[PDB]
Context: one part of a larger RNA, bound to proteins that are not shown
């Protein structure tokens, strides 16, 4: 999927199908929630993955504003003092 | 002159701030007053006013607000001020920086994670006599230590034991005998070792240079260990000989980098330098040890996967739960086993917990209660019994055994657990730890928020708190009702009944009886009577209960001029309130047999007795089986009413889990008998003609008998055939079924009968009903409307020379009139009343039409 009645029994340790026993007669109609381990989403728990992202910092690397020297925008009298010819 | 350093400047560069870039910096001037010059001071300070295109003076012209000076000094390559080579900007440098950007945050794992390394190596075992072999499989060593503990020569002989020697004592040192190795020999174990490998003593660096190669592991790669060789250069020892490190088996580490040791490597036009590369080897390490530079947080959460694994059921397993037994020491004052049972020891369960990890990770909805069913017996009670340390009472142990029944509140989300109570009892369980497309949703376990511990934080709790969604049935099963075609005609009535479900269970009260029994205290029981409770099926007289019969009656608010009468507010409201419906909230019913458990006798053997057994016999249960009771589409079956036109109509094909004697009636008893060991029996059997015989064989009508599935027995008109006879057989060619009976039915075709009965729609009832189905009626004992009856509401409408708090007017003067809720009489009236009430009617519709079955 194909489908649609149980019971036990082995079995992927709870079959509808398998074995072995109950057994089984058209097509309908109104309920119903017991069972289809029904439906919904490729598990939101939980591991795995040399997959991630949101956030922390006393986790490796770095990085803007910041703080600080230097040269450099850079100019000109004096006077003090050193030193050169 | 010129250069370092310190001090002070100055401005022009640079930087702020202003200004409708007017009064910058520096001089002068009118008037007044203070005043010596000097200089100051004032020519605008009571008063929410006004103050602009100006007077006025000097000189022309022109005689006009005409020209010109001046009235309102000068001067000046800074509108105004603040800073100033500092600040700023640029470029590098140090520091700082979860604000921000990127990125990792091992493995192994009886899930993971917390703990541990089985993560690198070594010893002794697991391991099963070569090797080799799993576990988070035993007991344990390894990341060191030794210039000597390496190496060599020599000499000695160690632990310990017996017996001796001042202080001397268990234990010091000395002796002697014996001492197989019991001792040492760094480190864990295992092997090894005696003129050593052990203990003293002395001496030397072989813990050195070259290379390969060899075993271990093993991809026969690396790397780690150890050997054997060949070259050497030594050290010990007369020497032969031992020495490439510790007795042996653990004790360790790649590319790129860096360092060093040694080398007539290279810088690429050529050189010499100083630097820089190599080639061969050590050392500097990766301990996750074949060897990445790495922290948490996530419940805001996220993708590939995964039942290769956790959390629920299910499975194996039972340890630990739970519940039984064996032995008997004891306890039971006396006595093991009336009731128990220690020390041990056999089991059993799967409602406890563990462990496992098989199934489910493109989900099997994960606690508890509520509902509701059905099984279990390890029985709580309730029958019947057996036992006792059973006098009654009351309790205990134990057998048939669930057939019934096992209950009402407190606190907790609860399972559970504990009170309070009632009872015969307040059993213990199973059912995907029954039961979420049946609910509930308090627990638990998203996202919101409190405490509290932890954590630096992000953030956690296996700790409290408070709020937080419970979806889909219309498919097929399943269960529970409901229709229902069709065979051996059709179609109704009345039955039969296989089988399937079953139901009643308990309690008490008088009585027994203050009785048995007991010393007393207490204190029974069958019989017999009457109730009660849970269940169970059922009714509607009465008591409730319901009302949209919108039954009568009050009334609230609006509409309709008013009265009356109504009508709308999805039933305006309230009260009663027929009929149904309806409830322990009302009533009423809820049987007898049989066979057998347990147990208790009876006879009696095996076995001279014995004994409920072994055969053979009686009792005997809330048990089973019937009875009674619902179902009863059992593709069962009878009885009976009626109709099935037309013939004991034919033709043609054809099907039947089995047609060629597919023959075939004693009853009963197998330890019976006088006597028969097998249906191993009896019967019946000529030619699948045709013409006589006619032994026999089969039957009409009507009369008889027959009933467990009536299936057929006799008698009988008639009706047929065996021998015998006589024709016919052969050319169906040496075999192919030997197609023929009987009992049953299908199909086509057609020949007579053109009827008969019945039922169903369209109609009716409401004893039924979701539709169908179901009870019932058919020209009226239907159905309509109507008339009485009975019942419900409460006294209708209009009137009244009747009553009415009181008011006003008239009128006279002890009245009339008008207005008045509301009494009262007529009036137990008025309205309603079968659509599922009762009786009945003169009157009204319905009398038609299709349609199915025999056919």
């Nucleotide at each position: 999927a194909c489908a649609g009645c149980u019971a036990a029994g082995g079995g992927a340790a709870c079959g509808g199908g398998c074995u072995u026993a109950g057994a089984a007669u058209a097509a309908u109609c109104a309920g119903c929630g017991g069972g289809g381990a029904a439906a919904g989403a490729a598990g939101a728990c939980c591991c795995u993955g040399u997959u991630g992202a949101g956030c922390u910092u006393g986790a490796c690397u770095c990085u803007a504003g910041u703080c600080u020297a230097a040269c450099u925008u850079u100019g000109u009298g004096a006077a003090a003092u050193g030193g050169c010819a | 002159g010129u250069c370092a350093u310190u001090u002070u400047g100055c401005u022009u560069a640079u930087u702020u701030c202003g200004u409708g870039a007017a009064g910058a910096a520096a001089a002068g001037a009118c008037u007044g007053g203070u005043g010596c010059a000097a200089a100051c001071c004032a020519g605008u300070u009571c008063u929410a006013a006004a103050g602009u295109u100006a007077a006025g003076g000097u000189c022309a012209u022109u005689u006009a607000u005409u020209g010109a000076c001046u009235g309102a000094u000068u001067u000046u390559u800074g509108c105004g001020a603040a800073a100033g080579a500092c600040a700023u900007g640029g470029u590098u440098a140090g520091g700082g920086g979860g604000g921000g950007a990127g990125u990792u945050u091992g493995u192994c794992u009886g899930g993971g994670g917390c703990g541990g390394a089985a993560u690198g190596c070594c010893u002794g075992u697991u391991a099963a006599a070569c090797c080799a072999u799993a576990a988070c499989g035993c007991a344990g060593g390894c990341g060191u230590c030794c210039u000597a503990a390496g190496u060599g020569u020599a000499g000695c002989u160690c632990a310990g034991u017996g017996a001796g020697a001042a202080c001397g004592g268990a234990a010091a040192u000395c002796u002697c005998a014996c001492g197989u190795a019991g001792a040492a020999c760094a480190a864990a174990a295992g092997g090894g070792u005696a003129a050593a490998a052990g203990c003293u003593a002395c001496a030397u660096u072989g813990a050195u240079u070259u290379u390969g190669a060899u075993u271990u592991u093993c991809a026969g790669u690396a790397g780690g260990a150890a050997u054997a060789c060949a070259a050497a250069c030594c050290g010990c020892g007369a020497a032969a000989g031992c020495g490439u490190g510790g007795c042996c088996u653990a004790u360790c580490g790649a590319u790129c980098c860096u360092u060093u040791a040694a080398c007539u490597u290279u810088a690429c036009a050529a050189g010499u330098u100083u630097u820089a590369a190599g080639c061969u080897a050590g050392a500097g390490g990766u301990g996750u040890c074949a060897g990445a530079a790495a922290a948490g947080u996530u419940a805001c959460c996220a993708c590939a996967g995964g039942g290769a694994u956790a959390a629920c059921u299910g499975g194996c397993u039972u340890g630990u739960g739970g519940c039984a037994g064996c032995c008997a020491a004891g306890a039971g004052u006396u006595c093991a086993u009336a009731u128990c049972g220690a020390c041990g020891u056999u089991g059993c369960u799967u409602u406890u917990u563990g462990a496992u990890c098989c199934u489910u990770c493109g989900a099997u909805g994960u606690c508890g209660g509520c509902u509701c069913u059905u099984c279990c017996u390890a029985u709580c009670a309730u029958u019947g019994u057996g036992a006792a340390g059973c006098a009654g009472a009351a309790u205990u142990c134990a057998c048939a055994a669930c057939g019934u029944g096992u209950c009402g509140g407190a606190u907790u989300g609860u399972u559970c657990a504990c009170c309070c109570g009632c009872u015969a009892a307040u059993a213990g369980g199973g059912a995907a730890c029954g039961u979420g497309a049946g609910c509930u949703g308090g627990g638990u376990u998203u996202a919101g928020a409190c405490c509290g511990u932890c954590g630096u934080g992000a953030g956690a709790c296996a700790g409290g708190u408070u709020a937080g969604u419970u979806u889909u049935a219309c498919c097929c099963u399943a269960c529970u009702g409901a229709u229902g075609a069709a065979a051996c005609g059709a179609u109704g009535u009345u039955g039969c009944g296989a089988c399937a479900g079953u139901a009643a269970u308990u309690u008490a009260a008088g009585u027994u009886a203050g009785u048995a029994c007991g010393a007393g205290a207490g204190g029974a029981a069958c019989a017999c009577u009457u109730a009660a409770a849970u269940c169970a099926g059922a009714u509607a007289a009465u008591u409730g209960g319901u009302a949209a019969a919108u039954a009568c009656g009050g009334u609230u608010g609006u509409c309709u001029g008013a009265a009356a009468a109504g009508a709308c507010a999805a039933u305006g409201c309230c009260g009663u309130g027929a009929a149904g419906c309806u409830a322990c909230c009302a009533u009423c019913u809820g049987u007898u047999g049989g066979a057998u458990u347990a147990u208790g006798a009876c006879u009696g053997a095996a076995g001279g007795c014995c004994u409920c057994u072994a055969a053979g016999u009686c009792a005997g249960a809330a048990u089973c089986c019937a009875u009674g009771c619902u179902g009863g589409a059992a593709a069962g079956c009878a009885a009976u009413g009626u109709c099935u036109a037309a013939g004991u109509g034919u033709g043609a094909u054809g099907a039947u889990a089995a047609a060629c004697g597919a023959a075939a009636a004693a009853a009963a008893a197998u330890a019976a008998a006088a006597a028969u060991u097998a249906a191993g029996u009896u019967c019946g059997a000529a030619a699948g003609g045709u013409a006589g015989a006619g032994c026999g064989g089969g039957g009409a009508a009507g009369a008889g008998c027959g009933a467990a599935a009536a299936a057929g027995c006799u008698u009988g008109a008639c009706c047929u055939u065996a021998a015998c006879u006589g024709c016919u057989a052969a050319u169906c060619g040496u075999a192919a079924u030997u197609c023929c009976a009987a009992a049953u039915u299908a199909u086509c075709a057609u020949c007579u009968a053109c009827g008969u009965a019945a039922a169903u729609c369209u109609u009716u009832u409401g004893u039924a009903g979701a539709c169908g189905a179901c009870u019932u009626a058919a020209c009226a004992u239907g159905g309509a409307a109507c008339g009485g009856g009975u019942a419900u509401u409460g006294u209708a409408a209009g009137c009244a020379u009747g009553a009415g708090a009181g008011u006003a007017g008239a009128a006279u003067u002890u009245c009339c009139u008008a207005c008045g809720a509301u009494c009262u009489g007529c009036u137990g009236a008025g309205a309603u009343u079968c659509a599922g009430c009762c009786c009945g009617u003169c009157u009204c519709c319905u009398u038609a039409g299709a349609u199915u079955u025999a056919u």

This is an experimental structure of RNA (26S RRNA, nucleotides 2356 to 3352) from Tetrahymena thermophila, with 940 nucleotides shown.
Among the 44 different proteins in the entry, which are not shown, are 60S RIBOSOMAL PROTEIN L27A, 60S RIBOSOMAL PROTEIN L5 and 60S RIBOSOMAL PROTEIN L36.
Taxonomically the source falls in Tetrahymena (Eukaryota, Ciliophora, Intramacronucleata, Tetrahymenina).
It was solved by X-ray crystallography to 3.52 angstrom.
An Rfam search finds the family "Eukaryotic large subunit ribosomal RNA" in it.
The PDB entry is titled "T.thermophila 60S ribosomal subunit in complex with initiation factor 6".